[PDB]
About this RNA: This is an experimental structure of RNA (7S RNA) from Canis lupus familiaris, with 206 nucleotides shown. It holds a match to the Rfam family "Metazoan signal recognition particle RNA". The depositors describe the entry as "Structure of XBP1u-paused ribosome nascent chain complex with SRP". Primary citation: Shanmuganathan et al., Elife (2019), "Structural and mutational analysis of the ribosome-arresting human XBP1u". The entry has 84 different proteins, among them uS19, eS19 and 40S ribosomal protein S7. Ions in the entry include magnesium and zinc. Released in 2019, the model rests on electron microscopy data to a resolution of 3.7 angstroms. The source organism's lineage runs through Eukaryota, Eumetazoa, Vertebrata, Mammalia and Canis lupus.
RNA sequence: GCCGGGCGCGGUGGCGCGCGCCUGUAGUCCCAGCUACUCGGGAGGCUGAGGCUGGAGGAUCGCUU
RNA sequence: GACUAAGUUCGGCAUCAAUAUGGUGACCUCCCGGGAGCGGGGGACCACCAGGUUGCCUAAGGAGGGGUGAACCGGCCCAGGUCGGAAACGGAGCAGGUCAAAACUCCCGUGCUGAUCAGUAGUU
RNA sequence: UAGCGAGACCCCGUCUC
Numbered sequence: 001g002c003c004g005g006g007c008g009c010g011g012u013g014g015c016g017c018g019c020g021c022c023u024g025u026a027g028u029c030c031c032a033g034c035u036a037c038u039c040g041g042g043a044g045g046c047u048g049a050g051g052c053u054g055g056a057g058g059a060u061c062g063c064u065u
Numbered sequence: 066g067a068c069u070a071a072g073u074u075c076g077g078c079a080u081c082a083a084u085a086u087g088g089u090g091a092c093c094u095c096c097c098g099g100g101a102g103c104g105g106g107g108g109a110c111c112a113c114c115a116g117g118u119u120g121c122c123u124a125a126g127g128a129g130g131g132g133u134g135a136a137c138c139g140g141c142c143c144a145g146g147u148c149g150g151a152a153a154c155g156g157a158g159c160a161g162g163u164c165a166a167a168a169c170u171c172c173c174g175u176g177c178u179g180a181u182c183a184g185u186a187g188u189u
Numbered sequence: 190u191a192g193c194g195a196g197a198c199c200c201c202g203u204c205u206c
Base pairs, nucleotide, nucleotide: 001046002045003044004023005022006021007020008019009018010017013037014034015033028043029042030041031040048206049205050204052202054200055199057198060195061194062193063192064191066189068187075179076178077177078176079175080174081120082119083118084117086115087114088113089112090111093108094107095106096105097104098103127173129172130171131170132169133168139164140163141162142161147156148155149154
C1' cells in the first nucleotide's frame, strides 16, 4: 500500500452507511463509531499496489419517437 | 252477392145461395072405426137427400169419397124378452147388422197462407 | 420496439511509490 466496484433512492453538516439492481479478484470479518474534520475502532490475510487515457460485451437513470 | 222464373217438402185458415119434381125423418092441428096394441084419411111446419135448371154468388165455394153414429137425442131389420090381447098379431124397440137423407168429423180437390229443400237453375 | 447523453469488469499504453 491492498483485500470489491458501479447505478438509483434515502440517511448523515460531512465521513462510516441502509434499501433496490448489476458485475468481480487466488485473496476479509466484527462492532456501531468521530463531532464541524475528504475512512470511526478492533481483529485477520498478501507483496506488488495506486492513478490517467483508448477498445469489446450487461443492468439502470433521463429524454424523444 | 243481386234480379228472375222453375223444382222438393211440412203446416194453419176457409170451403155460398135460389127455383120445380120426388123421397126420408121429426113435430103441430083435425075427423072416422075399435075393448087395447092400433088401423084409414085432410091440412100446417122444420131439417136433409137424390136430381134438372140457375145467380144482385165468389180471393174458391165439388150435387165427391170415408168414419163415429156414440151417452137417450136419425132411420131400417129387429133374435131373446116386455106391454096389450083368449089368440092371431102389433107397438116401444136392446144385442147384432145397416146407411141417399139428425148432428159431428177426416181426406182429396179448392183459394189464401207461412215455411222447408241443392246453394240448383239463365245471367252478371 | 428504435435513437441519444452517462455506466460495472477486462485488455492495450503512459505515470508514481